This is an experimental structure of RNA with a sequence from Homo sapiens, together with DNA, with 20 nucleotides shown. The 2005 paper behind the entry is "Reinforced Hna Backbone Hydration in the Crystal Structure of a Decameric Hna/RNA Hybrid". Sample source: CHEMICAL SYNTHESIS, PHOSPHOROTHIOATE.

[PDB]
RNA sequence: GGCAUUACGG
DNA sequence: CCGTAATGCC
Numbered sequence: 001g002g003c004a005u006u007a008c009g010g
Numbered sequence: 011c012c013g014t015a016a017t018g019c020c
Stems, first nucleotide, its partner, number of pairs: 001020010
Other pairs, nucleotide, nucleotide, family: none
C1' cells in the first nucleotide's frame, strides 16, 4: 500500500 | 465518497 469483515458518525 | 473503534488475508 491492497483486499475482505463488525459496530457507529458525516 | 469522507471519519472513529474492532478483526482476518496478501
Released in 2005, the model rests on X-ray crystallography data to a resolution of 2.6 A. The PDB entry is titled "Crystal Structure of a decameric HNA-RNA hybrid". The source organism's lineage runs through Eukaryota, Metazoa, Euteleostomi, Eutheria and Homo.